[PDB]
RNA sequence: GGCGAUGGUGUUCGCCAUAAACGCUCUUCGGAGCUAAUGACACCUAC
Numbered sequence: 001g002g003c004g005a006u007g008g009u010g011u012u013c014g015c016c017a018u019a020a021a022c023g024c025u026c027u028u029c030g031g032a033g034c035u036a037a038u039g040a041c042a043c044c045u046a047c
Base pairs, nucleotide, nucleotide: 001016002015003014004013007044008043009042010041011040012039023034024033025032026031
Other pairs, nucleotide, nucleotide, family: 002020tSS005035tWW007037tHH016019cSS027030tWS037045tWH038040tHS
């Protein structure tokens, strides 16, 4: 410096030096559908 399947803020927390963080089902592996805004907690907004 960046991140924890979708937005902003405060607290708390782990990981990584190109590495590290990424939902469920079905399928002919081409693809389609559904749910969910947070890693956790609280507030607002949206659906």

Primary citation: Zhao et al., Nat. Chem. Biol. (2017), "An excited state underlies gene regulation of a transcriptional riboswitch". This is an experimental structure of RNA (riboswitch (47-MER)), with 47 nucleotides shown. The entry is an ensemble of 20 models. It was solved by solution-state NMR. It holds a match to the Rfam family "Fluoride riboswitch aptamer (crcB RNA motif)". Rfam 15.1 lists 2,293 matches to the family in 1,982 species. The literature on the family includes a 2012 paper in Science by Baker et al., "Widespread genetic switches and toxicity resistance proteins for fluoride".